[PDB]
């Protein structure tokens, strides 16, 4: 990186990655872990 599949504030950012404060919620939309090709 690509596909699944996991964590929420002890990983952060409060002129921030975000019209969801939730692990993200048919999207959109930081960054991290497993598993395989």
């Nucleotide at each position: 990186g690509u596909a699944c599949g996991a964590a929420g504030g002890a990983a952060g950012g409060u002129u921030u990655g975000g019209u969801a404060u939730g692990g993200g919620g048919u999207a959109g939309u930081u960054g991290u872990c497993g598993u395989a090709c």